[PDB]
Context: one part of a larger RNA, bound to proteins that are not shown
RNA sequence: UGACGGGGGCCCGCACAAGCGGCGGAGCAUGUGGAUUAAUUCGAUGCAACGCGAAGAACCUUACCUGGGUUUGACAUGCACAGGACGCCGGCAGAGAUGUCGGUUCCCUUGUGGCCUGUGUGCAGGUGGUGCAUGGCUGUCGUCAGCUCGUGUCGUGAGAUGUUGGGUUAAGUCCCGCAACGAGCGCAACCCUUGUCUCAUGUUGCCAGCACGUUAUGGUGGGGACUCGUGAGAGACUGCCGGGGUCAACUCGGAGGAAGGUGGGGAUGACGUCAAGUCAUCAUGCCCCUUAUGUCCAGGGCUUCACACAUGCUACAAUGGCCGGUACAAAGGGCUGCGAUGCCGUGAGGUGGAGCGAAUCCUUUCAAAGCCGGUCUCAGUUCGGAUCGGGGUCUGCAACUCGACCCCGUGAAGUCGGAGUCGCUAGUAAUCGCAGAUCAGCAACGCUGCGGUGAAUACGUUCCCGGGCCUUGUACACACCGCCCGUCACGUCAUGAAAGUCGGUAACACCCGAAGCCGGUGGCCUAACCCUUGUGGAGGGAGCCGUCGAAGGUGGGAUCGGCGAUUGGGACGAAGUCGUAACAAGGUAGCCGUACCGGAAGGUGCGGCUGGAUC
Repeated sequence: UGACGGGGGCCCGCACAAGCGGCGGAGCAUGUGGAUUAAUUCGAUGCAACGCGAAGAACCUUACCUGGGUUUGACAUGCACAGGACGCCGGCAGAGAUGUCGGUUCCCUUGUGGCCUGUGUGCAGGUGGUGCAUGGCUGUCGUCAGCUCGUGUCGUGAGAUGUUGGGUUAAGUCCCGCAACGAGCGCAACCCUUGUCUCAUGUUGCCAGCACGUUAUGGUGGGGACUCGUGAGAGACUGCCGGGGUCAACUCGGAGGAAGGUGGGGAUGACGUCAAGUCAUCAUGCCCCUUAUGUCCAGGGCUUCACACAUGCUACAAUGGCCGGUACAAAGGGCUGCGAUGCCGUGAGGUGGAGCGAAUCCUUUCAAAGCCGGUCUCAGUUCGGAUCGGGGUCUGCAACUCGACCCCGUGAAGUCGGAGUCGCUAGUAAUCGCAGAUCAGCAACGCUGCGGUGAAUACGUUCCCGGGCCUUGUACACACCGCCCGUCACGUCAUGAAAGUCGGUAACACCCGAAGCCGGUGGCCUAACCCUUGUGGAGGGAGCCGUCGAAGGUGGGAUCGGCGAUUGGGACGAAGUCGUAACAAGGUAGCCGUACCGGAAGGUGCGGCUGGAUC
């Protein structure tokens, strides 16, 4: 700021409602998934793939297969080595491409160029891959109205203003005041067509008005009085009036006029989204093959088929089918094409072929529904058309796969449809026919456009799909296809709890108690010293005991550790089951405290906060 909201206000669309008619039932023809085959080439897959490339497959288109070769080549450029041939018209051998042989043979001029037959060389060749590398081109949102920038200013800063609010509009159309003032892309308009009138203007086109036509009609002489054809101009600009409106934008109503208020429809795709599609239009970077994934035809496949989905046609019938009669459109194509009258054919079609490169001539005087009359009386039907058998045409060298169309036989299914789902508001819906185109035919019901006949309704935005502007909260931003809450499954750490177990430390209270030192004894002994004699005195030593005292043993506590089946619990792995919790009034408001309950987020009870939107 986005985005979104089962959050609020203002807005628009066959969005809803009112109407018709529809598909989903059956057949059909083709597309698409899918299976089978030697091929069933490839691309594309909701809104925004699916009658999409493929606007035409007997050979090509053909990129795919079994099937013969082939190779500087089918196909061009340039370097060398030999050539006047290359290049042109026939026969034999073959299923064809295969190769061999017959007919002619270079234009310049002395250097070769044009040429192709052989060896090469650089090299051609690829639908080979890669649209998550890319250009270009395209679908969508959405023909929705919004989308950016300069200067300045607020914050610092992401950023915001401008672009807002009131009014008004189909719209960022315009006015009002505002930090806004301007500019860009959008829108409106400038393009085409249609709707009227005026002018120019008569042939292949018309006939007012004069004549001939006399059955064939403007057919023929004549004429612009109109369409007709295509040039120029005019006309709708709220031009004018009233009401309101901020006296401003604008609305409604009225006269004019053809339309009145962008008259109607197209072209016109803003910034961007989806790594949306497309290397198979083309070209493009890389890789890959080159003796092949290149080259040509040894034919076949591209549709095949037990089944669904996608979009149409045919109808299901009487407002109709069939039979006969009968009038009205536009536009457009036409050369190795359109194709007159005429004849033969049921009719494809054949003979023959005028007029046209073209208002002339062919596409019938271009019709169908329309209108008149007859049949059908409600039937699997005179509806209905496929499927299947037999007879032809056309294009083409040749229709077995694998074409189209004609005639005859064929007679299946099928009764307006299941939920849900498409489109449609004026020539719209619906129904009918026609033509351009790819083509040689043709699977042409397809695409594109053109016309004929012609509807109903809109009370009004409550809902449902999508989108615009301002406000709100966000736990999203790979952007409600978000993120993330919780049990159940794997495994390692670390932790607790765990009967416990194994150690390290250390306190509590005792035993013992070696030596050591001290106290007490020293009846064994002793050179210094007293008396001298004496185995006398001291005194001391030995030894012994008592206090302390380390090692160690005891018993029970504390702490730290290591391990311990199992278990509570947590994080991580990614990817899985179950779930919707939260995050938008998260679809029951949330959260907090508590209690209960439950598989899990969680539910409820009670009270509390707003960090909930509305009124």

The RNA (16S rRNA, nucleotides 903 to 1517) from Mycolicibacterium smegmatis has 615 modelled nucleotides.
Method: cryo-electron microscopy, resolution 2.47 A. The entry became public in 2025.
It holds a match to the Rfam family "Bacterial small subunit ribosomal RNA". Its family is annotated with ribosome and structural constituent of ribosome in the Gene Ontology. A reference for the family is Cannone et al. (2002), "The comparative RNA web (CRW) site: an online database of comparative sequence and structure information for ribosomal, intron, and other RNAs", BMC Bioinformatics.
The entry has 47 different proteins, among them Large ribosomal subunit protein uL10, 50S ribosomal protein L15 and 50S ribosomal protein L34.
The PDB entry is titled "WT strain WT mycobacterial ribosome".
The entry also models magnesium and zinc ions.